[PDB]
Context: one part of a larger RNA, bound to proteins that are not shown
RNA sequence: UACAUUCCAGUGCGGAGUCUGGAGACACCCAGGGGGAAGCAAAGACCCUAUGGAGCUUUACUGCAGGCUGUCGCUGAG
RNA sequence: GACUCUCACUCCGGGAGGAGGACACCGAUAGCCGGGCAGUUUGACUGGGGCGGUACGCGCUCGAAAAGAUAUCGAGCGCGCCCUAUGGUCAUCUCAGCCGGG
RNA sequence: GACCCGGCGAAGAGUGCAAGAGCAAAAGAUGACUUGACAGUGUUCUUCCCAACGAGGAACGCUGACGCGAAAGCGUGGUCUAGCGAACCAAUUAGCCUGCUUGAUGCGGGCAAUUGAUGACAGAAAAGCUACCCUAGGGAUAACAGAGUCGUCACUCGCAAGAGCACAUAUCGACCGAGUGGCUUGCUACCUCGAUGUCGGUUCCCUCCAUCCUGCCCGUGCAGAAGCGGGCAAGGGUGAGGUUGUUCGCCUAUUAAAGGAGGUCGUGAGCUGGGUUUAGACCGUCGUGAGACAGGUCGGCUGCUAUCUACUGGGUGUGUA
RNA sequence: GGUGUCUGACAAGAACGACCGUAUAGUACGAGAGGAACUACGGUUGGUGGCCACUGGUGUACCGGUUGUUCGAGAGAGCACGUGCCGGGUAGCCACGCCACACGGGGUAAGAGCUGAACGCAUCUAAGCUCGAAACCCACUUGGAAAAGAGACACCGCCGAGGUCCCGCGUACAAGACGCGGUCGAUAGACUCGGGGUGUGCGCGUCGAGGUAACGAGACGUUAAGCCCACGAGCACUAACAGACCAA
Numbered sequence: 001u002a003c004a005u006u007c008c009a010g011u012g013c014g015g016a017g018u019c020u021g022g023a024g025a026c027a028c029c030c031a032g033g034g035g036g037a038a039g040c041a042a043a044g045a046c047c048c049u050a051u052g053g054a055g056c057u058u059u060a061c062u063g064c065a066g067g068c069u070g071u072c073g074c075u076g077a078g
Numbered sequence: 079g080a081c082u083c084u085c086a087c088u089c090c091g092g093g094a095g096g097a098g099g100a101c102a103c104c105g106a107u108a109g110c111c112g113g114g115c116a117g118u119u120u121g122a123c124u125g126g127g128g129c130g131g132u133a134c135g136c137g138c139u140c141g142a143a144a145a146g147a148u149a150u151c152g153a154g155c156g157c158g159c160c161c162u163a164u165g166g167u168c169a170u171c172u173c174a175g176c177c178g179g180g
Numbered sequence: 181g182a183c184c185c186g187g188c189g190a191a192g193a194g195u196g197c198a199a200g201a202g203c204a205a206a207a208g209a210u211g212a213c214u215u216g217a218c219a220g221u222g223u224u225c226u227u228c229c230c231a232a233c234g235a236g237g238a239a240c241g242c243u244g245a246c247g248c249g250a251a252a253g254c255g256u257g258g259u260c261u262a263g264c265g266a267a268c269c270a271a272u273u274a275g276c277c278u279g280c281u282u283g284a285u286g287c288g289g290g291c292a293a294u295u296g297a298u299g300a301c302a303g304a305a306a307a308g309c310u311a312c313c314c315u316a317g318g319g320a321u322a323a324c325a326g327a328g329u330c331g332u333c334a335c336u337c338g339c340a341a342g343a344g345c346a347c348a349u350a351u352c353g354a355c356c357g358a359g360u361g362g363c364u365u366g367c368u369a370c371c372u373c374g375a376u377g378u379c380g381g382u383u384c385c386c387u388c389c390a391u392c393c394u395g396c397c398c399g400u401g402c403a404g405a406a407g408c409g410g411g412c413a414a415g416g417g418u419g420a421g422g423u424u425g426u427u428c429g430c431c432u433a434u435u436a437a438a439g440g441a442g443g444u445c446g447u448g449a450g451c452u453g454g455g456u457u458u459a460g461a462c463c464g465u466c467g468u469g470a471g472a473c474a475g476g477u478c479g480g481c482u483g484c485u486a487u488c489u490a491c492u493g494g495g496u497g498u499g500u501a
Numbered sequence: 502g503g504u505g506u507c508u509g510a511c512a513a514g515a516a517c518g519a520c521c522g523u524a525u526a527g528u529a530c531g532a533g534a535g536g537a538a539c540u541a542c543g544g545u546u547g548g549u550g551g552c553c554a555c556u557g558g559u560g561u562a563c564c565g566g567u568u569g570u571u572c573g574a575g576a577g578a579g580c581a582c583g584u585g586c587c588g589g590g591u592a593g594c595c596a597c598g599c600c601a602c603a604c605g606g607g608g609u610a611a612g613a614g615c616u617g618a619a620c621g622c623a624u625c626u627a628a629g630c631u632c633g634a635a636a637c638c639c640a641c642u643u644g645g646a647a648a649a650g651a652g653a654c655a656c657c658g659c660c661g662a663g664g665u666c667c668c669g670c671g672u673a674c675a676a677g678a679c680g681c682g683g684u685c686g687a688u689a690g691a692c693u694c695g696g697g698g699u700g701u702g703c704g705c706g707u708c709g710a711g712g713u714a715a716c717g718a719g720a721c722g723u724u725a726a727g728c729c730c731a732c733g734a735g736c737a738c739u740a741a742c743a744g745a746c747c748a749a
Stems, first nucleotide, its partner, number of pairs: 002018002006023005026497007035489003039484002047318004052314002054310004060118005066111008076083003087098004121134001122132002130151001135157006158301001159196001160258002165214007173192001175188006194203002197263001199261003218244009246255003269296005275291005326370001327368003331365001333361006342352002378455002380452003384446001385443005392417003395412006420432003460478004464473003502657006511644004517547008530535001548602005556596004563589005568581005591731001605639003612632004663747004667683005688740003692735004696730004704723005711716001
């Protein structure tokens, strides 16, 4: 996505309305409370991985402002 | 490596002038401090990851299945030297251990 | 156990250091001499089975120069397999090549090689926090549930030492041995990371039996009464409260008894939201710090109009005609 | 085609579970202390289904009291949240109220035994048999002709049996469905009784603490008054008329 009236077991990538065996099942419609569709909604926010990102820290690496200090110029007379 | 001055320059003053003064400011450079700020790095292995560990480079036995090859955070355990002799040759020689005699 | 003499003695000694291997007129011991632990350059194997790959290593050669030995011969370090390091740069060794029109000087560039380290050892120069977080992805990998396992856990069985005043077996029951379950825990990493909503509770439904009560039984250390133990058995029942978020458990009064377990640890498109586990904050411990803690503490959100299926009830049709 | 009545394949149930007390009996048993059972009774609890005479709840039907305000006062009313508040409360619906919910058969488990052999005996078992659980089956309640073997019976009818629409209504009901009545009638409303709720109406008369008077809260009488009703009866007055359609 399609099909779809299901239920009990089983099987299967170990959690099946759809496979297997049985069981049950005439169609359609109204109201209902939400058991199931591992219901709908959002490319899991947990966890790990990426020679990913960012914010933050510091005695991580490397640098850059800023402060302190010497020196030269401005810079002269005895 | 200590000192005086006035004339640049600085500040105060409305001004006259006063204070300071070759210092300071400013320009240049040198040393020290410097997460205030910027860019980054901060590995891998792994019965997930972290902690622990290193099976991250080497050697030996076993695992290993009687050729060769062979894994695990498999078992036992080592190497990152030391030695001028503890290397080389030659001559002479035979060691552990036990027994018997001083 | 000093040293001396003799005998036995293939090897257990010794040989630097792991282990395995080698070695006896030696590869060991003693003594003497000596510097081959030499320069240059190769072949081959190894490193890297097969099968490409560097440094490193080894075996085996040649050239030169030497040592020892009568000589053959031995010596390319230690009997063998560990003891190791690229490029760039520097220093060092001997000779030579070379620097922009040209000569001299200075100072450079290069051929060959030695030494200096990268142990993350086929070589980057390199610390952390994030719960304020963000992205790419993964069920290639954890938490939770499932699944496999069953050491752990629960329950049973076999044997029956033992004690039970005597008496294994009324009752209790060690050791050891054999199993069943899938409730605990652990393990594994099969399933889902483009999401299968957490713990506890609640509400409502079904089930299991390893039975707490009730029925029917057997034994008794069964006088009776009250018990203890066992058998069949799941029809029904198994309640109310105090602390704690608790599950669990402790405690109270009742009771015939106030059993245990499965259903995605049933049950959040049903509820709750007290705990775990976001963002705020405090305390203790740790950290230089950011900040951390399988420590405590106060606060801290609960989406959706049901298509299908399922069931509870209600209709319309068709079939039987 | 129709009306009415059934059958019962199957399906559901826990429709019942448990306890206390009395008699048995201060008995059996036991030195004593203490202390049963069978059986027959009474009740309680939990569960279940139904019902409302009784008790209780509700009852924004209804009646009364009363505060604030507005309609001038009075009377009589609106609003104060879907009744302003307070008191009472009918029908209905309800639980806290009331009623009902076995016994007995059949077959078994564990177990107790009989007869009995293999195995001359013995033996509850191997064949056979008698018993024996709240458990199983039946009993009992509920559903159930779509049970595809799709059922049975009786009557009516095929030009007419029956049904639908329509109309008045509920013992029924979210739509639909269901039930009843329709003049050969009491189905609904009006009216009048009956049965109920509230609590004594408006007005007028008397009294009234006082106050010159005006005025005056309130009291008594008229007045078991007034107001009101989701129930019943009587009663064809009104409306169930008129009439349409399907159908072997």
Background:
Shown are 749 nucleotides from a PDB entry: RNA (23S Ribosomal RNA, nucleotides 2059 to 2914) from Haloarcula marismortui. The work is reported in "Structures of MLSBK antibiotics bound to mutated large ribosomal subunits provide a structural explanation for resistance" (Tu et al., Cell(Cambridge,Mass.), 2005). An Rfam search finds the family "Archaeal large subunit ribosomal RNA" in it. Rfam links the family to the GO terms structural constituent of ribosome and ribosome. Clan: LSU clan. Rfam 15.1 lists 2,955 matches to the family in 1,139 species. Lineage of the source: Archaea > Methanobacteriota > Halobacteria > Halobacteriales > Haloarcula. The depositors describe the entry as "Crystal Structure Of Azithromycin Bound To The G2099A Mutant 50S Ribosomal Subunit Of Haloarcula Marismortui". Method: X-ray diffraction, resolution 2.4 angstrom. The entry became public in 2005. The entry also models magnesium, potassium, sodium, chloride, strontium and cadmium ions.